Source information:
Released in 2020, the model rests on X-ray diffraction data to a resolution of 2 angstroms. Solved structure of RNA (PREQ1 RIBOSWITCH) with a sequence from Caldanaerobacter subterraneus subsp. tengcongensis, 33 nucleotides shown. The entry is indexed under PREQ1, PREQ0, QUEUOSINE, RIBOSOMAL BINDING SITE, APTAMER, METABOLITE, PSEUDOKNOT, H-TYPE, RIBOSWITCH, RNA. Crystallisation conditions: 50 mM Na-cacodylate pH 7.0, 150 mM KCl, 19% PEG-MME 2000, 5 mM MnCl2, 2 mM Spermidine-HCl. The entry also models manganese(II) ions. Taxonomically the source falls in Caldanaerobacter subterraneus (Bacteria, Bacillota, Thermoanaerobacterales, Caldanaerobacter).
[PDB]
RNA sequence: CUGGGUCGCAGUAACCCCAGUUAACAAAACAAG
Numbered sequence: 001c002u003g004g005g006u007c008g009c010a011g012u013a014a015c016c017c018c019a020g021u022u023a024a025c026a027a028a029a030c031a032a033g
Base pairs, nucleotide, nucleotide: 001020002019003018004017005016009033011030
């Protein structure tokens, strides 16, 4: 760079995590407002 993500009221590149275009199973902190 690209794909994806528990969590979150809220993720435009989520600033966090996992992977690599056949882009795994997961995981807990964070927040303009």